Molecule: HIV-1 STEM LOOP SL1 MONOMERIC RNA
RNA sequence: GGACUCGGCUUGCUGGAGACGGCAAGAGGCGAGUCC
Repeated sequence: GGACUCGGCUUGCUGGAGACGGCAAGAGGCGAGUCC
RNA backbone atom coordinates (compact mmCIF):
# COMPACT_ATOMS: atom_id res chain seq x y z
P G A 1 -1.07 4.20 3.36
O5' G A 1 -0.79 3.10 2.24
C5' G A 1 -0.77 3.47 0.87
C4' G A 1 -0.66 2.23 0.00
C3' G A 1 -1.90 1.35 0.00
O3' G A 1 -2.89 1.92 -0.86
C1' G A 1 0.00 0.00 0.00
P G A 2 -4.44 1.84 -0.46
O5' G A 2 -4.81 0.32 -0.75
C5' G A 2 -5.14 -0.10 -2.08
C4' G A 2 -5.39 -1.59 -2.11
C3' G A 2 -6.36 -2.09 -1.04
O3' G A 2 -7.70 -1.85 -1.47
C1' G A 2 -4.56 -3.57 -1.03
P A A 3 -8.82 -1.45 -0.40
O5' A A 3 -9.12 -2.85 0.33
C5' A A 3 -10.02 -3.78 -0.26
C4' A A 3 -9.94 -5.11 0.46
C3' A A 3 -10.40 -5.07 1.91
O3' A A 3 -11.82 -5.05 1.95
C1' A A 3 -8.47 -6.38 1.88
P C A 4 -12.57 -4.31 3.16
O5' C A 4 -12.40 -5.34 4.37
C5' C A 4 -13.26 -6.47 4.47
C4' C A 4 -12.86 -7.33 5.65
C3' C A 4 -12.92 -6.62 7.00
O3' C A 4 -14.25 -6.68 7.51
C1' C A 4 -10.82 -7.64 6.90
P U A 5 -14.78 -5.55 8.51
O5' U A 5 -14.07 -5.94 9.89
C5' U A 5 -14.40 -7.16 10.54
C4' U A 5 -13.49 -7.38 11.73
C3' U A 5 -13.54 -6.27 12.77
O3' U A 5 -14.61 -6.52 13.68
C1' U A 5 -11.28 -6.60 12.29
P C A 6 -15.39 -5.29 14.35
O5' C A 6 -14.50 -4.95 15.63
C5' C A 6 -14.29 -5.94 16.64
C4' C A 6 -13.16 -5.53 17.55
C3' C A 6 -13.32 -4.14 18.17
O3' C A 6 -14.08 -4.25 19.37
C1' C A 6 -11.21 -4.17 17.18
P G A 7 -14.96 -3.01 19.87
O5' G A 7 -13.90 -2.11 20.66
C5' G A 7 -13.35 -2.57 21.89
C4' G A 7 -12.38 -1.55 22.44
C3' G A 7 -12.89 -0.11 22.41
O3' G A 7 -13.50 0.20 23.66
C1' G A 7 -10.93 -0.12 21.14
P G A 8 -14.22 1.62 23.87
O5' G A 8 -13.12 2.66 23.35
C5' G A 8 -12.71 3.74 24.18
C4' G A 8 -12.94 5.06 23.47
C3' G A 8 -14.38 5.54 23.49
O3' G A 8 -14.63 6.25 24.70
C1' G A 8 -13.68 5.68 21.27
P C A 9 -16.12 6.37 25.26
O5' C A 9 -16.89 7.12 24.08
C5' C A 9 -16.61 8.49 23.79
C4' C A 9 -17.09 8.84 22.40
C3' C A 9 -18.60 8.84 22.24
O3' C A 9 -19.16 9.91 23.00
C1' C A 9 -17.73 8.16 20.18
P U A 10 -20.63 9.76 23.61
O5' U A 10 -21.57 10.22 22.40
C5' U A 10 -21.35 11.47 21.76
C4' U A 10 -22.19 11.56 20.50
C3' U A 10 -23.63 11.08 20.67
O3' U A 10 -24.45 12.18 21.07
C1' U A 10 -22.74 9.85 18.89
P U A 11 -25.77 11.91 21.93
O5' U A 11 -26.80 11.32 20.85
C5' U A 11 -27.20 12.12 19.74
C4' U A 11 -28.15 11.34 18.86
C3' U A 11 -29.24 10.59 19.61
O3' U A 11 -30.37 11.45 19.79
C1' U A 11 -28.20 9.01 18.25
P G A 12 -31.22 11.38 21.14
O5' G A 12 -32.05 10.02 20.97
C5' G A 12 -32.89 9.83 19.83
C4' G A 12 -33.04 8.35 19.53
C3' G A 12 -33.76 7.56 20.62
O3' G A 12 -35.11 8.00 20.72
C1' G A 12 -32.32 6.12 19.48
P C A 13 -35.81 8.14 22.15
O5' C A 13 -36.31 6.65 22.44
C5' C A 13 -37.12 5.97 21.48
C4' C A 13 -36.94 4.47 21.62
C3' C A 13 -37.14 3.94 23.03
O3' C A 13 -38.53 3.84 23.31
C1' C A 13 -35.23 2.88 22.21
P U A 14 -39.09 4.20 24.77
O5' U A 14 -38.62 2.95 25.65
C5' U A 14 -38.94 1.62 25.23
C4' U A 14 -38.03 0.63 25.93
C3' U A 14 -38.03 0.73 27.45
O3' U A 14 -39.22 0.15 27.96
C1' U A 14 -35.81 0.38 26.82
P G A 15 -39.82 0.65 29.36
O5' G A 15 -38.98 -0.18 30.43
C5' G A 15 -39.28 -1.55 30.67
C4' G A 15 -38.38 -2.10 31.75
C3' G A 15 -38.25 -1.20 32.98
O3' G A 15 -39.24 -1.57 33.94
C1' G A 15 -36.08 -1.53 32.19
P G A 16 -39.66 -0.54 35.09
O5' G A 16 -38.26 -0.18 35.79
C5' G A 16 -38.15 -0.17 37.21
C4' G A 16 -36.82 0.43 37.62
C3' G A 16 -36.88 1.91 37.97
O3' G A 16 -37.43 2.07 39.28
C1' G A 16 -34.96 1.64 36.69
P A A 17 -37.93 3.50 39.77
O5' A A 17 -36.86 4.50 39.12
C5' A A 17 -37.30 5.53 38.24
C4' A A 17 -37.22 6.87 38.93
C3' A A 17 -35.86 7.56 38.84
O3' A A 17 -35.62 7.96 37.49
C1' A A 17 -36.74 8.14 40.92
P G A 18 -34.16 8.43 37.05
O5' G A 18 -33.52 8.97 38.41
C5' G A 18 -32.53 9.99 38.38
C4' G A 18 -31.40 9.66 39.33
C3' G A 18 -30.49 8.53 38.86
O3' G A 18 -29.37 9.08 38.16
C1' G A 18 -31.36 7.86 40.92
P A A 19 -28.78 8.33 36.89
O5' A A 19 -27.46 7.63 37.46
C5' A A 19 -26.59 8.35 38.34
C4' A A 19 -25.77 7.39 39.16
C3' A A 19 -25.40 6.10 38.44
O3' A A 19 -24.02 6.12 38.10
C1' A A 19 -27.01 5.52 40.04
P C A 20 -23.57 6.00 36.57
O5' C A 20 -22.88 4.56 36.50
C5' C A 20 -22.95 3.79 35.31
C4' C A 20 -24.14 2.85 35.36
C3' C A 20 -24.37 2.07 34.08
O3' C A 20 -23.22 1.28 33.78
C1' C A 20 -26.44 2.18 35.16
P G A 21 -22.91 0.84 32.28
O5' G A 21 -23.81 -0.47 32.08
C5' G A 21 -23.64 -1.58 32.96
C4' G A 21 -24.70 -2.62 32.69
C3' G A 21 -24.92 -2.92 31.21
O3' G A 21 -24.12 -4.03 30.82
C1' G A 21 -26.98 -2.20 32.04
P G A 22 -23.46 -4.08 29.37
O5' G A 22 -24.72 -4.31 28.41
C5' G A 22 -25.29 -5.62 28.29
C4' G A 22 -26.57 -5.55 27.48
C3' G A 22 -26.36 -5.15 26.02
O3' G A 22 -25.88 -6.27 25.28
C1' G A 22 -28.23 -3.97 26.77
P C A 23 -24.88 -6.04 24.05
O5' C A 23 -25.87 -5.73 22.83
C5' C A 23 -26.86 -6.68 22.46
C4' C A 23 -27.87 -6.05 21.53
C3' C A 23 -27.26 -5.26 20.38
O3' C A 23 -26.98 -6.14 19.29
C1' C A 23 -28.80 -3.83 21.39
P A A 24 -25.91 -5.73 18.18
O5' A A 24 -26.70 -4.67 17.29
C5' A A 24 -27.75 -5.10 16.43
C4' A A 24 -28.43 -3.91 15.78
C3' A A 24 -27.47 -2.97 15.05
O3' A A 24 -27.29 -3.43 13.71
C1' A A 24 -28.72 -1.63 16.50
P A A 25 -25.94 -3.08 12.92
O5' A A 25 -26.19 -1.58 12.42
C5' A A 25 -27.23 -1.31 11.49
C4' A A 25 -27.36 0.18 11.27
C3' A A 25 -26.05 0.89 10.96
O3' A A 25 -25.86 0.94 9.55
C1' A A 25 -26.92 1.95 12.84
P G A 26 -24.38 0.91 8.94
O5' G A 26 -23.84 2.39 9.24
C5' G A 26 -24.37 3.50 8.51
C4' G A 26 -23.73 4.78 8.99
C3' G A 26 -22.20 4.78 8.94
O3' G A 26 -21.77 5.24 7.66
C1' G A 26 -22.83 5.42 11.10
P A A 27 -20.96 4.25 6.70
O5' A A 27 -19.50 4.91 6.66
C5' A A 27 -19.31 6.18 6.04
C4' A A 27 -18.81 7.18 7.06
C3' A A 27 -17.35 7.02 7.45
O3' A A 27 -16.52 7.55 6.41
C1' A A 27 -18.49 7.44 9.44
P G A 28 -15.18 6.78 5.98
O5' G A 28 -14.06 7.51 6.86
C5' G A 28 -13.56 8.78 6.47
C4' G A 28 -13.41 9.68 7.68
C3' G A 28 -12.19 9.38 8.54
O3' G A 28 -11.07 10.10 8.04
C1' G A 28 -14.02 9.39 9.99
P G A 29 -10.04 9.39 7.05
O5' G A 29 -8.68 9.36 7.90
C5' G A 29 -8.09 10.58 8.35
C4' G A 29 -8.32 10.75 9.84
C3' G A 29 -7.45 9.85 10.71
O3' G A 29 -6.12 9.82 10.19
C1' G A 29 -8.95 10.90 12.15
P C A 30 -5.06 8.77 10.76
O5' C A 30 -5.44 8.68 12.31
C5' C A 30 -4.95 9.67 13.22
C4' C A 30 -4.26 9.02 14.39
C3' C A 30 -3.86 7.56 14.15
O3' C A 30 -2.48 7.51 13.77
C1' C A 30 -5.38 7.54 15.92
P G A 31 -1.97 6.38 12.76
O5' G A 31 -1.72 5.13 13.73
C5' G A 31 -0.85 5.26 14.85
C4' G A 31 -1.00 4.06 15.76
C3' G A 31 -0.97 2.72 15.05
O3' G A 31 0.37 2.24 14.99
C1' G A 31 -2.97 2.77 16.25
P A A 32 0.79 1.19 13.85
O5' A A 32 0.38 -0.22 14.48
C5' A A 32 0.86 -0.59 15.77
C4' A A 32 0.03 -1.72 16.33
C3' A A 32 -0.11 -2.92 15.39
O3' A A 32 0.95 -3.84 15.64
C1' A A 32 -2.28 -2.26 15.93
P G A 33 1.48 -4.79 14.46
O5' G A 33 0.42 -5.98 14.46
C5' G A 33 0.23 -6.78 15.63
C4' G A 33 -0.77 -7.87 15.36
C3' G A 33 -0.64 -8.53 13.99
O3' G A 33 0.21 -9.66 14.08
C1' G A 33 -2.83 -7.71 14.11
P U A 34 1.07 -10.13 12.81
O5' U A 34 -0.03 -10.80 11.86
C5' U A 34 -0.73 -11.96 12.30
C4' U A 34 -1.66 -12.44 11.20
C3' U A 34 -1.06 -12.42 9.80
O3' U A 34 -0.37 -13.64 9.56
C1' U A 34 -3.08 -11.26 9.66
P C A 35 1.04 -13.63 8.80
O5' C A 35 0.62 -13.61 7.26
C5' C A 35 -0.19 -14.66 6.73
C4' C A 35 -0.68 -14.29 5.35
C3' C A 35 0.39 -13.67 4.45
O3' C A 35 1.20 -14.70 3.89
C1' C A 35 -1.53 -12.37 4.21
P C A 36 2.77 -14.49 3.73
O5' C A 36 2.88 -13.48 2.49
C5' C A 36 2.71 -13.96 1.16
C4' C A 36 2.83 -12.83 0.18
C3' C A 36 4.05 -11.93 0.40
O3' C A 36 5.20 -12.53 -0.21
C1' C A 36 2.22 -10.49 0.13